[PDB]
Context: bound to proteins that are not shown
RNA sequence: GACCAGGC
DNA sequence: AAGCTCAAGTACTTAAGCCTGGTCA
DNA sequence: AAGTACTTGAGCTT
Numbered sequence: 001g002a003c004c005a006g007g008c
Numbered sequence: 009a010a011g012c013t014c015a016a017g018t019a020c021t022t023a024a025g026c027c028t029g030g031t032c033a
Numbered sequence: 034a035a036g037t038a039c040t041t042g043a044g045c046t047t
Stems, first nucleotide, its partner, number of pairs: 001032001003030001005028001007026002009047001011045002014042002017039001019037003
Other pairs, nucleotide, nucleotide, family: 001033cWW002031cWW006027cWW010046cWW011046cWS013043cWW016040tWW018038cWW018039cWW
């Protein structure tokens, strides 16, 4: 850095 | 013939703030 | 996807 999650 | 507003059509960009981790090339 | 601003072409007037 790219994909799924998760919190207000 | 030639000029210039006319029109549609062709490129170009931004799109809420945080924190956690999770695997991986 | 939504939207703007930018840009190219052929008609039309002097």